[PDB]
Order: sequence, then structure tokens, then C1' cells
RNA sequence: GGGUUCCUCAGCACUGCUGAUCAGCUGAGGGU
Repeated sequence: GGGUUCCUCAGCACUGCUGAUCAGCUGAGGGU
């Protein structure tokens, strides 16, 4: 300086130089 991007669960229409069951993505909760 950014501003929730952190953790959990559920996901893959979007984003990811291919794919994805994964994710800084999508949704909901939680967290200082």
C1' cells in the first nucleotide's frame, strides 16, 4: 500500500495462458 484476499464447508456458469475433484475464483458461515 491492498482490504477480507485469512479459516471452514459447499461448489465449477465466471476467473486461472491447457485440465482441474484445486484455488487468491463463486456462495454461505466464522475469524482480529

Source information
Shown are 32 nucleotides from a PDB entry: RNA from Canis lupus familiaris. It comes from the structure "Sec61 in the Canine ribosome-channel complex from the endoplasmic reticulum". Protein in the same entry: Preprotein translocase subunit secY, Preprotein translocase subunit secE and Preprotein translocase subunit secG. The organism belongs to Canis lupus, within Eukaryota.